[PDB]
RNA sequence: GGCACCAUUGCACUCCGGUGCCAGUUGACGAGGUGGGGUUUAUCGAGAUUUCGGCGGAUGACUCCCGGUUGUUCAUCACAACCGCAAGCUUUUACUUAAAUCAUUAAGGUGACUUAGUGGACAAAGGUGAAAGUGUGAUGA
RNA sequence: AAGCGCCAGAACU
Ligand code: G6P
Numbered sequence: 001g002g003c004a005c006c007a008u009u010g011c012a013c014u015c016c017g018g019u020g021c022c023a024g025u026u027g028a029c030g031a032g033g034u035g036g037g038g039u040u041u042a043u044c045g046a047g048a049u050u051u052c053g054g055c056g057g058a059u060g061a062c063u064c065c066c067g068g069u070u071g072u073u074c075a076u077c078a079c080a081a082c083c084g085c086a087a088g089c090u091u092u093u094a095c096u097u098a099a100a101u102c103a104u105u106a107a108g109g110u111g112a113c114u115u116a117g118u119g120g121a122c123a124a125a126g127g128u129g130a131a132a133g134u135g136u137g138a139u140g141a
Numbered sequence: 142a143a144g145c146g147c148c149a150g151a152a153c154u
Base pairs, nucleotide, nucleotide: 001022002021003020004019005018006017023154024153025152026151029045030044031043035065036064037063038062039061040060052150053148054147055146066084067083068082069081070080071079077137078136089133090132093129094128095127096126102119103118104117105116106115107114108113
C1' cells in the first nucleotide's frame, strides 16, 4: 500500500486512529580463490539505520591419503619445511584497473524503493617478476 | 557473476 472488522459524520497545505489477514519493498560494496576424503562456526579489506535475523550455496581452514617440488646438477630410501600445473626460509622491490559508501541527476513506481548515468577519490589479503643471503644424510654413483 | 542466491522474523510502504 490492499481486503474484513472495530471506532469516527468531520474544515484540512512533510506522512500519521486500532487490530486482523494478505501483498509489496529493503535484506553484501568490491578484491580473491577448486587433487580427493573426513571435520568444522569458511579468506581479505571498503562502508556504517538491517552488509541485522533466517535459510541455502561456496573454490576456505585443518587433518589424513594420493601426487609432486626444493634441500647445487642428474637415481633410491629416509628426513625436513613447502606445493596442488604452484612449489625451503629470511632481509628487501615494481606490477598487482577496487566497487559501493559519498556527491549528484535523470527514468520507472500510488508509495516503500528500483534501474542507470555522471563527478572524484580511498583498501587489505593474495599473487607474479628483480636481487642479496642462506637449508641434509645414507647408498650407489 | 559465488560477499553469491533466496526471503519465513524484523523494518518500511
Ligand atoms: C559468504 C562469505 C563467507 C561467509 C559466508 C557465510 O560466502 O564469503 O566469508 O563465511 O558468506 O554467510 P554469512 O551470511 O554468515 O555471511

GLMS RIBOZYME: 154 nucleotides with solved positions. The depositors describe the entry as "Crystal structure of the Bacillus anthracis glmS ribozyme bound to Glc6P". Keywords: catalytic RNA, RNA binding protein-RNA complex. On the sample the depositors note: in vitro transcribed from a DNA template. Released in 2009, the model rests on X-ray crystallography data to a resolution of 2.85 angstroms. The entry also contains U1 SMALL NUCLEAR RIBONUCLEOPROTEIN A, not shown here. Rfam match: glmS glucosamine-6-phosphate activated ribozyme aptamer. By type it is a riboswitch. On this family, see Winkler et al., Nature 2004: "Control of gene expression by a natural metabolite-responsive ribozyme". Rfam describes the family as follows. This entry contains a glucosamine-6-phosphate activated ribozyme that is found in the mRNA for GlmS. GlmS is an enzyme that uses fructose-6-phosphate and glutamine to generate glucosamine-6-phosphate. The ribozyme catalyses self cleavage of the glmS mRNA that is thought to regulate GlmS activity. Crystals were grown from: 11% PEG 8000, 9% DMSO, 0.02M SODIUM CACODYLATE, 0.02M MAGNESIUM CHLORIDE, 0.15M POTASSIUM CHLORIDE, pH 6.8, vapor diffusion, sitting drops, temperature 298K.